[PDB]
RNA sequence: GAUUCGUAUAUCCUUAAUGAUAUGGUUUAAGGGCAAUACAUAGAAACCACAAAUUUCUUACUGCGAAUU
Ligand code: GNG
Repeated sequence: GAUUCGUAUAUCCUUAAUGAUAUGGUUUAAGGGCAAUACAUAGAAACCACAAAUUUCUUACUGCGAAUU
RNA backbone atom coordinates (compact mmCIF):
# COMPACT_ATOMS: atom_id res chain seq x y z
P G A 1 -1.39 3.81 3.54
O5' G A 1 -1.30 2.88 2.25
C5' G A 1 -0.63 3.31 1.08
C4' G A 1 -0.68 2.25 0.00
C3' G A 1 -1.92 1.37 0.00
O3' G A 1 -3.00 1.94 -0.72
C1' G A 1 0.00 0.00 0.00
P A A 2 -4.35 2.39 0.05
O5' A A 2 -5.31 1.11 -0.01
C5' A A 2 -5.75 0.58 -1.25
C4' A A 2 -6.00 -0.90 -1.15
C3' A A 2 -7.05 -1.32 -0.13
O3' A A 2 -8.37 -1.28 -0.65
C1' A A 2 -5.08 -2.59 0.19
P U A 3 -9.59 -0.74 0.25
O5' U A 3 -10.16 -2.04 0.98
C5' U A 3 -10.56 -3.19 0.24
C4' U A 3 -11.05 -4.28 1.15
C3' U A 3 -11.97 -3.83 2.28
O3' U A 3 -13.33 -3.81 1.89
C1' U A 3 -10.19 -5.06 3.20
P U A 4 -14.41 -2.92 2.68
O5' U A 4 -14.30 -3.41 4.19
C5' U A 4 -15.07 -4.51 4.67
C4' U A 4 -14.99 -4.61 6.17
C3' U A 4 -15.45 -3.39 6.93
O3' U A 4 -16.86 -3.34 7.09
C1' U A 4 -13.36 -4.09 7.77
P C A 5 -17.60 -1.97 7.48
O5' C A 5 -16.94 -1.57 8.87
C5' C A 5 -17.70 -1.54 10.06
C4' C A 5 -16.84 -1.23 11.26
C3' C A 5 -16.82 0.22 11.72
O3' C A 5 -17.95 0.56 12.50
C1' C A 5 -14.61 -0.62 11.65
P G A 6 -18.30 2.10 12.79
O5' G A 6 -17.17 2.55 13.83
C5' G A 6 -17.49 3.24 15.03
C4' G A 6 -16.24 3.78 15.68
C3' G A 6 -16.15 5.30 15.78
O3' G A 6 -16.75 5.77 16.97
C1' G A 6 -14.11 4.39 14.92
P U A 7 -17.23 7.30 17.12
O5' U A 7 -15.88 8.15 17.09
C5' U A 7 -15.90 9.56 17.26
C4' U A 7 -14.58 10.19 16.88
C3' U A 7 -14.69 11.52 16.15
O3' U A 7 -14.88 12.60 17.04
C1' U A 7 -13.11 10.10 15.06
P A A 8 -15.62 13.94 16.56
O5' A A 8 -14.63 14.59 15.49
C5' A A 8 -13.62 15.50 15.89
C4' A A 8 -13.07 16.25 14.71
C3' A A 8 -14.10 16.92 13.80
O3' A A 8 -14.52 18.18 14.30
C1' A A 8 -12.60 15.68 12.48
P U A 9 -16.07 18.44 14.61
O5' U A 9 -16.81 17.94 13.30
C5' U A 9 -18.22 17.73 13.27
C4' U A 9 -18.65 16.82 12.14
C3' U A 9 -17.72 15.65 11.84
O3' U A 9 -18.49 14.60 11.27
C1' U A 9 -17.77 17.12 9.97
P A A 10 -19.20 13.53 12.23
O5' A A 10 -20.66 14.14 12.49
C5' A A 10 -21.64 14.18 11.46
C4' A A 10 -22.74 15.15 11.79
C3' A A 10 -23.44 15.82 10.62
O3' A A 10 -24.43 14.99 10.04
C1' A A 10 -23.03 17.39 12.37
P U A 11 -24.31 14.51 8.50
O5' U A 11 -25.03 15.65 7.66
C5' U A 11 -24.43 16.93 7.48
C4' U A 11 -24.66 17.47 6.09
C3' U A 11 -26.13 17.60 5.66
O3' U A 11 -26.34 18.83 4.97
C1' U A 11 -24.94 16.33 4.07
P C A 12 -27.02 20.04 5.77
O5' C A 12 -26.27 19.99 7.17
C5' C A 12 -26.97 19.76 8.37
C4' C A 12 -26.20 20.33 9.53
C3' C A 12 -26.32 21.84 9.68
O3' C A 12 -27.49 22.22 10.39
C1' C A 12 -24.04 21.23 9.73
P C A 13 -28.30 23.54 9.96
O5' C A 13 -28.26 24.43 11.27
C5' C A 13 -27.12 24.41 12.12
C4' C A 13 -26.31 25.67 11.99
C3' C A 13 -26.96 26.82 11.25
O3' C A 13 -27.96 27.48 12.02
C1' C A 13 -24.66 26.66 10.68
P U A 14 -28.64 28.84 11.49
O5' U A 14 -27.48 29.92 11.63
C5' U A 14 -27.61 31.05 12.47
C4' U A 14 -26.94 32.25 11.84
C3' U A 14 -27.68 32.88 10.69
O3' U A 14 -28.81 33.66 11.07
C1' U A 14 -25.43 32.65 10.10
P U A 15 -29.89 34.02 9.95
O5' U A 15 -29.11 35.10 9.09
C5' U A 15 -29.53 35.45 7.78
C4' U A 15 -28.38 36.08 7.03
C3' U A 15 -28.65 36.41 5.57
O3' U A 15 -29.28 37.66 5.43
C1' U A 15 -26.66 35.17 5.71
P A A 16 -30.87 37.74 5.24
O5' A A 16 -30.98 38.47 3.84
C5' A A 16 -29.99 39.42 3.47
C4' A A 16 -29.41 39.10 2.11
C3' A A 16 -30.42 38.63 1.09
O3' A A 16 -31.19 39.69 0.55
C1' A A 16 -28.49 37.27 0.98
P A A 17 -32.75 39.46 0.32
O5' A A 17 -32.78 38.62 -1.03
C5' A A 17 -32.52 39.26 -2.26
C4' A A 17 -31.94 38.32 -3.28
C3' A A 17 -32.94 37.46 -4.02
O3' A A 17 -33.62 38.17 -5.03
C1' A A 17 -31.06 36.16 -3.41
P U A 18 -35.18 37.89 -5.30
O5' U A 18 -35.19 36.42 -5.89
C5' U A 18 -34.56 36.12 -7.12
C4' U A 18 -34.50 34.64 -7.35
C3' U A 18 -35.84 33.92 -7.25
O3' U A 18 -36.62 34.06 -8.42
C1' U A 18 -34.23 32.73 -6.02
P G A 19 -38.15 34.55 -8.30
O5' G A 19 -38.96 33.19 -8.32
C5' G A 19 -38.46 32.07 -9.03
C4' G A 19 -38.81 30.79 -8.32
C3' G A 19 -40.15 30.79 -7.60
O3' G A 19 -41.25 30.55 -8.46
C1' G A 19 -38.50 30.01 -6.12
P A A 20 -42.72 31.03 -8.03
O5' A A 20 -43.38 29.70 -7.45
C5' A A 20 -43.34 28.49 -8.19
C4' A A 20 -43.64 27.30 -7.32
C3' A A 20 -44.86 27.44 -6.42
O3' A A 20 -46.08 27.17 -7.11
C1' A A 20 -43.05 26.68 -5.15
P U A 21 -47.48 27.71 -6.53
O5' U A 21 -47.81 26.73 -5.32
C5' U A 21 -47.82 25.32 -5.51
C4' U A 21 -47.71 24.59 -4.20
C3' U A 21 -48.97 24.55 -3.35
O3' U A 21 -49.06 23.29 -2.67
C1' U A 21 -47.24 25.66 -2.16
P A A 22 -50.49 22.66 -2.32
O5' A A 22 -50.15 21.28 -1.60
C5' A A 22 -49.94 20.09 -2.35
C4' A A 22 -49.40 18.99 -1.47
C3' A A 22 -50.42 17.91 -1.09
O3' A A 22 -49.73 16.68 -0.89
C1' A A 22 -49.67 18.99 0.86
P U A 23 -49.85 15.48 -1.95
O5' U A 23 -48.42 15.47 -2.65
C5' U A 23 -48.07 14.46 -3.61
C4' U A 23 -47.79 15.05 -4.97
C3' U A 23 -47.92 16.57 -5.06
O3' U A 23 -47.02 17.11 -6.04
C1' U A 23 -49.50 15.55 -6.50
P G A 24 -45.42 17.01 -5.87
O5' G A 24 -44.98 18.45 -5.34
C5' G A 24 -44.90 19.58 -6.20
C4' G A 24 -44.60 20.84 -5.43
C3' G A 24 -43.30 20.81 -4.62
O3' G A 24 -42.18 21.17 -5.41
C1' G A 24 -45.08 21.59 -3.26
P G A 25 -40.69 20.78 -4.95
O5' G A 25 -40.54 21.45 -3.51
C5' G A 25 -40.08 22.79 -3.37
C4' G A 25 -40.10 23.23 -1.93
C3' G A 25 -39.12 22.52 -1.01
O3' G A 25 -37.80 23.03 -1.13
C1' G A 25 -41.23 22.68 0.04
P U A 26 -36.56 22.03 -1.30
O5' U A 26 -36.04 22.33 -2.78
C5' U A 26 -36.59 21.66 -3.90
C4' U A 26 -36.44 22.46 -5.17
C3' U A 26 -35.02 22.90 -5.51
O3' U A 26 -34.30 21.89 -6.19
C1' U A 26 -36.52 24.74 -5.74
P U A 27 -32.73 21.68 -5.92
O5' U A 27 -32.03 22.92 -6.63
C5' U A 27 -32.27 23.21 -8.00
C4' U A 27 -31.83 24.61 -8.36
C3' U A 27 -30.49 25.05 -7.78
O3' U A 27 -29.39 24.49 -8.48
C1' U A 27 -32.07 26.76 -7.47
P U A 28 -27.89 24.55 -7.88
O5' U A 28 -27.68 26.07 -7.45
C5' U A 28 -27.16 27.00 -8.38
C4' U A 28 -26.81 28.32 -7.74
C3' U A 28 -25.72 28.31 -6.69
O3' U A 28 -24.42 28.13 -7.23
C1' U A 28 -27.47 29.76 -6.04
P A A 29 -23.17 27.82 -6.26
O5' A A 29 -22.86 29.22 -5.57
C5' A A 29 -22.29 30.29 -6.31
C4' A A 29 -22.40 31.59 -5.57
C3' A A 29 -21.59 31.72 -4.29
O3' A A 29 -20.24 32.09 -4.52
C1' A A 29 -23.81 32.38 -3.86
P A A 30 -19.12 31.77 -3.42
O5' A A 30 -19.44 32.80 -2.24
C5' A A 30 -19.06 34.16 -2.34
C4' A A 30 -19.34 34.91 -1.06
C3' A A 30 -18.70 34.33 0.19
O3' A A 30 -17.33 34.63 0.32
C1' A A 30 -20.95 34.85 0.64
P G A 31 -16.35 33.63 1.11
O5' G A 31 -16.78 33.81 2.63
C5' G A 31 -16.49 35.00 3.33
C4' G A 31 -17.12 35.00 4.70
C3' G A 31 -16.75 33.83 5.60
O3' G A 31 -15.49 33.97 6.23
C1' G A 31 -19.07 34.05 5.60
P G A 32 -14.51 32.70 6.33
O5' G A 32 -15.14 31.82 7.50
C5' G A 32 -15.40 32.39 8.77
C4' G A 32 -16.26 31.49 9.63
C3' G A 32 -15.73 30.09 9.88
O3' G A 32 -14.70 30.05 10.85
C1' G A 32 -18.03 30.00 9.38
P G A 33 -13.61 28.87 10.82
O5' G A 33 -14.48 27.56 11.03
C5' G A 33 -14.99 27.21 12.31
C4' G A 33 -15.87 25.99 12.25
C3' G A 33 -15.21 24.72 11.72
O3' G A 33 -14.52 24.00 12.72
C1' G A 33 -17.24 25.08 10.57
P C A 34 -13.01 23.52 12.46
O5' C A 34 -12.51 24.44 11.26
C5' C A 34 -11.21 24.25 10.70
C4' C A 34 -10.48 25.56 10.53
C3' C A 34 -8.98 25.43 10.27
O3' C A 34 -8.53 26.51 9.46
C1' C A 34 -9.31 26.65 12.25
P A A 35 -8.99 26.63 7.92
O5' A A 35 -8.06 27.79 7.33
C5' A A 35 -6.64 27.73 7.42
C4' A A 35 -6.00 27.16 6.17
C3' A A 35 -6.93 26.56 5.13
O3' A A 35 -7.49 27.55 4.28
C1' A A 35 -5.14 25.07 5.55
P A A 36 -8.84 27.25 3.45
O5' A A 36 -8.45 26.04 2.50
C5' A A 36 -7.95 26.28 1.20
C4' A A 36 -7.49 25.01 0.54
C3' A A 36 -8.57 24.14 -0.08
O3' A A 36 -8.99 24.61 -1.34
C1' A A 36 -7.04 22.79 1.12
P U A 37 -10.32 24.02 -2.02
O5' U A 37 -9.88 22.57 -2.50
C5' U A 37 -10.67 21.82 -3.41
C4' U A 37 -10.84 20.40 -2.94
C3' U A 37 -12.26 19.98 -2.61
O3' U A 37 -13.03 19.69 -3.76
C1' U A 37 -10.77 19.19 -0.94
P A A 38 -14.53 20.26 -3.89
O5' A A 38 -15.35 19.42 -2.82
C5' A A 38 -15.39 18.00 -2.88
C4' A A 38 -16.28 17.43 -1.80
C3' A A 38 -17.54 18.22 -1.49
O3' A A 38 -18.58 18.01 -2.43
C1' A A 38 -16.49 17.60 0.52
P C A 39 -19.65 19.17 -2.72
O5' C A 39 -20.47 19.30 -1.36
C5' C A 39 -21.29 18.24 -0.89
C4' C A 39 -21.68 18.42 0.55
C3' C A 39 -22.44 19.70 0.88
O3' C A 39 -23.82 19.63 0.59
C1' C A 39 -20.69 19.42 2.43
P A A 40 -24.43 20.56 -0.57
O5' A A 40 -24.17 19.70 -1.89
C5' A A 40 -24.84 18.47 -2.08
C4' A A 40 -24.52 17.85 -3.41
C3' A A 40 -25.62 16.99 -4.00
O3' A A 40 -26.54 17.74 -4.77
C1' A A 40 -23.63 15.75 -3.95
P U A 41 -28.13 17.51 -4.60
O5' U A 41 -28.34 15.97 -4.91
C5' U A 41 -28.06 15.45 -6.20
C4' U A 41 -27.91 13.95 -6.18
C3' U A 41 -29.11 13.17 -5.66
O3' U A 41 -30.12 13.04 -6.63
C1' U A 41 -27.14 12.34 -4.66
P A A 42 -31.67 13.11 -6.20
O5' A A 42 -31.91 11.69 -5.53
C5' A A 42 -31.68 10.50 -6.27
C4' A A 42 -31.61 9.29 -5.37
C3' A A 42 -32.80 9.09 -4.45
O3' A A 42 -33.89 8.46 -5.10
C1' A A 42 -30.80 8.87 -3.20
P G A 43 -35.39 8.72 -4.59
O5' G A 43 -35.45 8.00 -3.17
C5' G A 43 -35.39 6.58 -3.08
C4' G A 43 -35.22 6.13 -1.65
C3' G A 43 -36.33 6.50 -0.69
O3' G A 43 -37.48 5.68 -0.84
C1' G A 43 -34.24 6.85 0.34
P A A 44 -38.94 6.26 -0.52
O5' A A 44 -38.93 6.47 1.06
C5' A A 44 -38.88 5.36 1.94
C4' A A 44 -38.76 5.78 3.38
C3' A A 44 -39.86 6.67 3.91
O3' A A 44 -41.05 5.96 4.20
C1' A A 44 -37.75 7.44 4.68
P A A 45 -42.36 6.74 4.67
O5' A A 45 -42.06 7.10 6.19
C5' A A 45 -42.78 8.13 6.84
C4' A A 45 -42.13 8.54 8.14
C3' A A 45 -42.76 9.73 8.83
O3' A A 45 -43.83 9.35 9.67
C1' A A 45 -40.44 10.10 8.61
P A A 46 -45.30 9.94 9.40
O5' A A 46 -45.15 11.45 9.87
C5' A A 46 -44.87 11.75 11.22
C4' A A 46 -44.27 13.13 11.37
C3' A A 46 -45.18 14.29 11.00
O3' A A 46 -46.14 14.55 12.01
C1' A A 46 -42.95 14.68 10.25
P C A 47 -47.49 15.34 11.65
O5' C A 47 -46.98 16.76 11.18
C5' C A 47 -46.53 17.71 12.14
C4' C A 47 -45.93 18.92 11.47
C3' C A 47 -46.87 19.72 10.59
O3' C A 47 -47.69 20.58 11.35
C1' C A 47 -44.80 19.41 9.48
P C A 48 -49.10 21.09 10.77
O5' C A 48 -48.67 22.27 9.79
C5' C A 48 -48.26 23.53 10.30
C4' C A 48 -47.76 24.43 9.20
C3' C A 48 -48.78 24.75 8.11
O3' C A 48 -49.64 25.82 8.47
C1' C A 48 -46.76 24.04 7.10
P A A 49 -51.11 25.51 9.04
O5' A A 49 -52.06 25.81 7.80
C5' A A 49 -51.99 24.97 6.65
C4' A A 49 -53.03 25.32 5.62
C3' A A 49 -54.41 25.64 6.18
O3' A A 49 -55.03 26.65 5.38
C1' A A 49 -54.54 23.71 4.79
P C A 50 -54.91 28.19 5.82
O5' C A 50 -54.13 28.88 4.62
C5' C A 50 -54.31 30.26 4.31
C4' C A 50 -53.20 30.77 3.42
C3' C A 50 -53.66 31.38 2.10
O3' C A 50 -52.70 32.34 1.67
C1' C A 50 -52.37 29.46 1.67
P A A 51 -52.83 33.89 2.08
O5' A A 51 -51.33 34.31 2.41
C5' A A 51 -50.31 34.18 1.44
C4' A A 51 -48.96 33.99 2.08
C3' A A 51 -47.85 33.45 1.18
O3' A A 51 -47.23 34.49 0.42
C1' A A 51 -47.95 32.16 3.17
P A A 52 -45.83 34.27 -0.37
O5' A A 52 -44.84 33.78 0.78
C5' A A 52 -43.44 33.97 0.80
C4' A A 52 -42.99 33.83 2.23
C3' A A 52 -41.55 33.38 2.46
O3' A A 52 -41.13 33.92 3.72
C1' A A 52 -43.02 31.78 3.36
P A A 53 -39.67 33.66 4.33
O5' A A 53 -39.91 32.47 5.37
C5' A A 53 -38.93 31.47 5.60
C4' A A 53 -39.42 30.44 6.59
C3' A A 53 -38.72 29.10 6.59
O3' A A 53 -37.45 29.11 7.22
C1' A A 53 -41.03 28.74 6.65
P U A 54 -36.14 28.73 6.38
O5' U A 54 -35.93 27.17 6.64
C5' U A 54 -36.76 26.19 6.04
C4' U A 54 -37.55 25.45 7.08
C3' U A 54 -36.94 24.19 7.65
O3' U A 54 -35.89 24.44 8.56
C1' U A 54 -39.22 23.81 7.22
P U A 55 -34.59 23.49 8.57
O5' U A 55 -34.98 22.34 9.59
C5' U A 55 -35.29 22.64 10.94
C4' U A 55 -35.91 21.47 11.64
C3' U A 55 -35.18 20.15 11.52
O3' U A 55 -34.07 20.03 12.38
C1' U A 55 -37.46 19.80 11.09
P U A 56 -32.83 19.10 11.96
O5' U A 56 -33.37 17.62 12.20
C5' U A 56 -33.87 17.22 13.47
C4' U A 56 -34.46 15.84 13.42
C3' U A 56 -33.60 14.77 12.77
O3' U A 56 -32.59 14.27 13.63
C1' U A 56 -35.77 14.63 11.89
P C A 57 -31.14 13.94 13.04
O5' C A 57 -31.34 12.51 12.38
C5' C A 57 -31.42 11.35 13.19
C4' C A 57 -31.89 10.15 12.42
C3' C A 57 -30.94 9.63 11.35
O3' C A 57 -29.87 8.87 11.88
C1' C A 57 -33.12 9.72 10.47
P U A 58 -28.38 9.10 11.33
O5' U A 58 -28.08 7.78 10.49
C5' U A 58 -29.02 6.72 10.44
C4' U A 58 -29.21 6.20 9.03
C3' U A 58 -28.04 6.38 8.08
O3' U A 58 -27.00 5.44 8.30
C1' U A 58 -30.07 6.90 6.97
P U A 59 -25.49 5.82 7.94
O5' U A 59 -25.55 6.18 6.40
C5' U A 59 -25.66 5.15 5.42
C4' U A 59 -25.76 5.71 4.02
C3' U A 59 -24.61 6.56 3.55
O3' U A 59 -23.47 5.79 3.26
C1' U A 59 -26.66 7.50 2.83
P A A 60 -22.05 6.19 3.89
O5' A A 60 -21.45 7.15 2.79
C5' A A 60 -20.95 6.61 1.57
C4' A A 60 -20.90 7.65 0.49
C3' A A 60 -19.57 8.36 0.34
O3' A A 60 -18.62 7.60 -0.38
C1' A A 60 -21.31 9.95 0.32
P C A 61 -17.12 7.46 0.18
O5' C A 61 -16.53 8.93 0.07
C5' C A 61 -16.58 9.63 -1.16
C4' C A 61 -15.96 11.00 -1.06
C3' C A 61 -14.58 11.07 -0.42
O3' C A 61 -13.56 10.64 -1.29
C1' C A 61 -15.93 12.89 0.30
P U A 62 -12.34 9.76 -0.73
O5' U A 62 -11.49 10.81 0.12
C5' U A 62 -10.96 11.98 -0.48
C4' U A 62 -10.56 12.99 0.56
C3' U A 62 -9.73 12.46 1.72
O3' U A 62 -8.36 12.30 1.39
C1' U A 62 -11.48 13.78 2.57
P G A 63 -7.51 11.14 2.09
O5' G A 63 -7.11 11.76 3.50
C5' G A 63 -6.20 12.85 3.59
C4' G A 63 -6.12 13.40 4.99
C3' G A 63 -5.83 12.39 6.09
O3' G A 63 -4.46 12.02 6.16
C1' G A 63 -7.58 13.80 6.77
P C A 64 -4.03 10.62 6.82
O5' C A 64 -4.45 10.76 8.35
C5' C A 64 -3.73 11.62 9.23
C4' C A 64 -4.20 11.44 10.65
C3' C A 64 -4.20 10.01 11.17
O3' C A 64 -2.94 9.60 11.64
C1' C A 64 -6.31 10.97 11.59
P G A 65 -2.51 8.05 11.55
O5' G A 65 -3.51 7.32 12.55
C5' G A 65 -3.43 7.53 13.96
C4' G A 65 -4.59 6.89 14.67
C3' G A 65 -4.65 5.37 14.63
O3' G A 65 -3.78 4.77 15.57
C1' G A 65 -6.78 6.25 14.14
P A A 66 -3.12 3.34 15.24
O5' A A 66 -4.33 2.33 15.46
C5' A A 66 -4.71 1.94 16.77
C4' A A 66 -5.96 1.10 16.75
C3' A A 66 -5.85 -0.25 16.05
O3' A A 66 -5.24 -1.24 16.86
C1' A A 66 -7.80 0.84 15.31
P A A 67 -4.41 -2.43 16.17
O5' A A 67 -5.54 -3.39 15.60
C5' A A 67 -6.40 -4.09 16.49
C4' A A 67 -7.50 -4.80 15.75
C3' A A 67 -7.06 -5.72 14.62
O3' A A 67 -6.63 -6.99 15.07
C1' A A 67 -8.73 -4.30 13.82
P U A 68 -5.44 -7.76 14.30
O5' U A 68 -5.96 -7.86 12.79
C5' U A 68 -7.02 -8.74 12.45
C4' U A 68 -7.36 -8.69 10.98
C3' U A 68 -6.28 -9.08 9.99
O3' U A 68 -6.04 -10.48 9.91
C1' U A 68 -7.34 -7.14 9.22
P U A 69 -4.61 -11.02 9.41
O5' U A 69 -4.50 -10.50 7.90
C5' U A 69 -5.34 -11.01 6.88
C4' U A 69 -4.90 -10.57 5.51
C3' U A 69 -3.48 -10.92 5.10
O3' U A 69 -3.34 -12.26 4.68
C1' U A 69 -3.95 -8.67 4.52
O1 GNG B 1 -10.56 17.64 9.49
C1 GNG B 1 -9.64 18.06 8.51
C2 GNG B 1 -10.07 19.37 7.90
O2 GNG B 1 -11.25 19.18 7.11
C3 GNG B 1 -12.37 19.68 7.76
N1 GNG B 1 -13.33 18.58 7.93
C4 GNG B 1 -13.84 17.98 9.05
N2 GNG B 1 -14.70 17.04 8.71
C5 GNG B 1 -14.80 17.01 7.34
C6 GNG B 1 -13.89 17.94 6.89
N3 GNG B 1 -13.64 18.23 5.59
C7 GNG B 1 -14.32 17.48 4.71
N4 GNG B 1 -15.16 16.55 5.06
C8 GNG B 1 -15.48 16.18 6.34
O3 GNG B 1 -16.30 15.26 6.49
N5 GNG B 1 -14.08 17.73 3.42
C9 GNG B 1 -11.93 20.32 9.07
C10 GNG B 1 -10.42 20.49 8.88
O4 GNG B 1 -10.01 21.72 8.37